This is an experimental structure of RNA (PHE TRNA (UNMODIFIED BASES)), with 17 nucleotides shown. Crystallisation conditions: MPD, PEG 8000, MGCL2, NH4CL, SPERMINE, SPERMIDINE, TRIS, EDTA, pH 7.5, batch, temperature 277K. The PDB entry is titled "Crystal Structure of Ribosome with messenger RNA and the Anticodon stem-loop of P-site tRNA". The work is reported in "Structural basis for mRNA and tRNA positioning on the ribosome" (Berk et al., Proc.Natl.Acad.Sci.Usa, 2006). The structure was determined by X-ray crystallography at 3.22 A resolution and released in 2014.
RNA sequence: UCGGGCUCAUAACCCGA
Repeated sequence: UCGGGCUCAUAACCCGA
């Protein structure tokens, strides 16, 4: 950074690379 998950949804958090 990206892909997935957590949430009503974000971030955060967790997983993987």
The entry has 49 different proteins, among them 30S ribosomal protein S20, 50S ribosomal protein L22 and 30S ribosomal protein S5.